[PDB]
Context: bound to proteins that are not shown
RNA sequence: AACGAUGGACCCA
RNA sequence: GGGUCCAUC
Numbered sequence: 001a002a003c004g005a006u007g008g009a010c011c012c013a
Numbered sequence: 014g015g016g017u018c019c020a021u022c
C1' cells in the first nucleotide's frame, strides 16, 4: 500500500 | 463513532 460488515478491549472524550 | 488490537461473515 489492504474493501464492506459485526461484536469485544483499550484509546480517543 | 474513528483508530489500534482481538474474534468473526
Stems, first nucleotide, its partner, number of pairs: 004022009
Background: Solved structure of RNA, 22 nucleotides shown. Released in 2012, the model rests on X-ray crystallography data to a resolution of 2.41 A. The 2012 paper behind the entry is "Molecular basis for RNA polymerization by Q beta replicase". The entry also models calcium ions. It comes from the structure "Structure of viral RNA polymerase complex 5".